[PDB]
């Protein structure tokens, strides 16, 4: 740096924010 998995926030189909887990 990346990718899975979990809860929470949300003002037009998302986006954010926290855990834990592998490279």
């Nucleotide at each position: 740096g990346g990718g899975a998995c979990c809860u929470g926030g949300u003002c037009u189909u998302u986006c954010c924010a926290g855990g834990u887990c592998c490279c």